[PDB]
RNA sequence: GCCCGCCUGUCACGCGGGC
RNA sequence: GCCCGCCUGUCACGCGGGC
Numbered sequence: 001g002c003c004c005g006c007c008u009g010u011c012a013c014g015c016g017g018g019c
Numbered sequence: 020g021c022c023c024g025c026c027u028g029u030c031a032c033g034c035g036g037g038c
Stems, first nucleotide, its partner, number of pairs: 001038006008031002011028002014025006
Other pairs, nucleotide, nucleotide, family: 010029cWH
C1' cells in the first nucleotide's frame, strides 16, 4: 500500500412504531 | 417535538489481523 475487523469523530441521509 | 426500534453512507485518525 490493498483487504477485513474493532473502535472514535465528523459529514449526513433513509424507514417504522409509541407519545 | 420527544422516546423506542430498524437500516446505511462519506471522510479522517487510532488499534488488531490477512496479503
Solved structure of RNA with a sequence from Homo sapiens, 38 nucleotides shown. The entry is indexed under ribonuclease, RNA duplex, RNase A-like, RNA BINDING PROTEIN. Crystals were grown from: 200 mM NaCl, 20 % (w/v) PEG6000, 100 mM Hepes pH 7.0. It was solved by X-ray diffraction to 2.43 angstroms.